[PDB]
RNA sequence: GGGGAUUUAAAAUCCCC
Repeated sequence: GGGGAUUUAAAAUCCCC
RNA backbone atom coordinates (compact mmCIF):
# COMPACT_ATOMS: atom_id res chain seq x y z
P G A 1 -2.14 3.92 3.10
O5' G A 1 -1.20 2.96 2.24
C5' G A 1 -0.71 3.38 0.98
C4' G A 1 -0.69 2.24 0.00
C3' G A 1 -1.93 1.36 0.00
O3' G A 1 -3.02 1.93 -0.70
C1' G A 1 0.00 0.00 0.00
P G A 2 -4.26 2.53 0.12
O5' G A 2 -5.52 1.86 -0.56
C5' G A 2 -5.47 1.48 -1.92
C4' G A 2 -5.65 -0.01 -2.07
C3' G A 2 -6.72 -0.62 -1.19
O3' G A 2 -8.02 -0.41 -1.68
C1' G A 2 -4.78 -1.95 -1.12
P G A 3 -9.27 -0.73 -0.73
O5' G A 3 -9.62 -2.23 -1.09
C5' G A 3 -10.02 -3.13 -0.07
C4' G A 3 -9.76 -4.56 -0.47
C3' G A 3 -10.17 -5.60 0.55
O3' G A 3 -11.54 -5.93 0.45
C1' G A 3 -7.97 -6.04 -0.15
P G A 4 -12.61 -5.24 1.42
O5' G A 4 -13.12 -6.44 2.31
C5' G A 4 -12.41 -6.81 3.47
C4' G A 4 -11.87 -8.21 3.37
C3' G A 4 -11.86 -8.97 4.69
O3' G A 4 -13.09 -9.63 4.92
C1' G A 4 -9.71 -9.05 3.73
P A A 5 -14.07 -9.13 6.08
O5' A A 5 -13.43 -9.74 7.40
C5' A A 5 -13.18 -11.13 7.49
C4' A A 5 -12.39 -11.45 8.73
C3' A A 5 -12.83 -10.72 9.99
O3' A A 5 -13.93 -11.35 10.61
C1' A A 5 -10.47 -10.65 9.79
P U A 6 -15.16 -10.47 11.14
O5' U A 6 -14.56 -9.69 12.39
C5' U A 6 -14.23 -10.38 13.58
C4' U A 6 -13.71 -9.43 14.62
C3' U A 6 -14.58 -8.20 14.86
O3' U A 6 -15.59 -8.45 15.81
C1' U A 6 -12.33 -7.53 14.52
P U A 7 -17.02 -7.77 15.65
O5' U A 7 -16.73 -6.22 15.81
C5' U A 7 -16.44 -5.68 17.08
C4' U A 7 -16.13 -4.21 16.98
C3' U A 7 -17.24 -3.35 16.41
O3' U A 7 -18.21 -3.04 17.39
C1' U A 7 -15.16 -2.73 15.46
P U A 8 -19.74 -3.44 17.13
O5' U A 8 -20.33 -2.15 16.42
C5' U A 8 -21.15 -2.28 15.28
C4' U A 8 -21.23 -0.97 14.54
C3' U A 8 -19.98 -0.55 13.81
O3' U A 8 -19.91 -1.13 12.52
C1' U A 8 -20.81 1.26 15.07
P A A 9 -18.50 -1.55 11.91
O5' A A 9 -17.70 -0.18 11.81
C5' A A 9 -17.98 0.74 10.77
C4' A A 9 -17.27 2.05 10.98
C3' A A 9 -15.76 1.99 11.00
O3' A A 9 -15.24 2.02 9.69
C1' A A 9 -16.54 3.30 12.81
P A A 10 -13.88 1.26 9.32
O5' A A 10 -12.76 2.18 9.96
C5' A A 10 -12.06 1.76 11.12
C4' A A 10 -11.57 2.93 11.91
C3' A A 10 -10.14 2.84 12.39
O3' A A 10 -9.23 3.22 11.38
C1' A A 10 -11.52 3.54 14.17
P A A 11 -7.73 2.67 11.39
O5' A A 11 -7.06 3.48 12.56
C5' A A 11 -5.65 3.52 12.71
C4' A A 11 -5.27 3.68 14.15
C3' A A 11 -4.36 2.60 14.68
O3' A A 11 -3.02 2.84 14.36
C1' A A 11 -6.13 2.94 16.19
P A A 12 -2.23 1.79 13.46
O5' A A 12 -2.03 0.57 14.44
C5' A A 12 -1.35 0.76 15.67
C4' A A 12 -1.68 -0.33 16.65
C3' A A 12 -1.49 -1.74 16.15
O3' A A 12 -0.14 -2.15 16.25
C1' A A 12 -3.58 -1.56 17.23
P U A 13 0.53 -3.01 15.08
O5' U A 13 -0.10 -4.45 15.27
C5' U A 13 0.07 -5.16 16.48
C4' U A 13 -0.83 -6.36 16.54
C3' U A 13 -0.75 -7.27 15.33
O3' U A 13 0.34 -8.16 15.39
C1' U A 13 -3.01 -6.87 15.89
P C A 14 1.14 -8.51 14.06
O5' C A 14 0.19 -9.56 13.34
C5' C A 14 -0.12 -10.79 13.98
C4' C A 14 -1.12 -11.58 13.18
C3' C A 14 -0.85 -11.65 11.68
O3' C A 14 0.10 -12.63 11.34
C1' C A 14 -3.13 -11.13 12.06
P C A 15 0.99 -12.46 10.01
O5' C A 15 -0.02 -12.81 8.83
C5' C A 15 -0.55 -14.11 8.70
C4' C A 15 -1.61 -14.18 7.64
C3' C A 15 -1.20 -13.71 6.26
O3' C A 15 -0.46 -14.68 5.56
C1' C A 15 -3.34 -12.85 6.80
P C A 16 0.68 -14.22 4.54
O5' C A 16 -0.13 -13.71 3.27
C5' C A 16 -0.93 -14.61 2.51
C4' C A 16 -1.80 -13.87 1.54
C3' C A 16 -1.06 -12.98 0.55
O3' C A 16 -0.56 -13.69 -0.57
C1' C A 16 -2.87 -11.79 1.49
P C A 17 1.02 -13.77 -0.83
O5' C A 17 1.29 -12.70 -1.98
C5' C A 17 1.24 -11.31 -1.73
C4' C A 17 0.22 -10.65 -2.62
C3' C A 17 0.75 -9.75 -3.72
O3' C A 17 1.28 -10.48 -4.81
C1' C A 17 -1.16 -8.78 -2.71
Method: X-ray diffraction, resolution 3.74 angstrom. The entry became public in 2018. This is an experimental structure of RNA (ASL Leu) with a sequence from Escherichia coli, with 17 nucleotides shown. Hoffer et al. published it in Nucleic Acids Res. in 2019: "Ribosomal ambiguity (ram) mutations promote the open (off) to closed (on) transition and thereby increase miscoding". The organism belongs to Escherichia, within Bacteria. The entry is indexed under protein biosynthesis, ribosomes, rna, trna, transfer rna, 30s, 50s, 70s, 16s, 23s, ribosomal subunit, bacterial proteins, codon, transfer, translational, RIBOSOME. Ions in the entry include magnesium and zinc. The depositors describe the entry as "Thermus thermophilus 70S containing 16S G347U point mutation and near-cognate ASL Leucine in A site". The entry has 49 different proteins, among them 30S ribosomal protein S11, 30S ribosomal protein S7 and 30S ribosomal protein S2.